[PDB]
Context: bound to proteins that are not shown
RNA sequence: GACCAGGCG
DNA sequence: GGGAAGTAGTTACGCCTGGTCATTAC
DNA sequence: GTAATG
DNA sequence: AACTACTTCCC
Numbered sequence: 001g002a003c004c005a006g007g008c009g
Numbered sequence: 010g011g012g013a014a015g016t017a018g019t020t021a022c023g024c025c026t027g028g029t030c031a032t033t034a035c
Numbered sequence: 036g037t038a039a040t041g
Numbered sequence: 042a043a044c045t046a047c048t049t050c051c052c
Stems, first nucleotide, its partner, number of pairs: 001030009010052011033038002
C1' cells in the first nucleotide's frame, strides 16, 4: 500500500 | 423488415479488528 | 545469483 | 446474478 475474513450503527 | 440474439453497464454510507504479501533455476 | 515471465 | 437499454444481425 493492496487484498481476504469477521464485526458495529 | 421488425423478430431474435449478443454485448454492455450498474447494484448505500461510514467505522473497527486481525492476517498475508512483495518469483527462482542453477 | 540474477535474468528471467508465466 | 440479476436487471436494464443498445448494437448487430437476419431469413
Released in 2024, the model rests on cryo-electron microscopy data to a resolution of 3.45 angstrom.
This is an experimental structure of RNA with a sequence from Pyrococcus furiosus DSM 3638, together with DNA, with 52 nucleotides shown.
The reconstruction used 52,527 particles.
Ions in the entry include zinc and magnesium.
Among the 13 different proteins in the entry, which are not shown, are DNA-directed RNA polymerase subunit Rpo6, DNA-directed RNA polymerase subunit Rpo12 and DNA-directed RNA polymerase subunit Rpo11.
The work is reported in "Structural basis of archaeal RNA polymerase transcription elongation and Spt4/5 recruitment" (Tarau et al., Nucleic Acids Res., 2024).
The depositors describe the entry as "Cryo-EM structure of Pyrococcus furiosus transcription elongation complex bound to Spt4/5".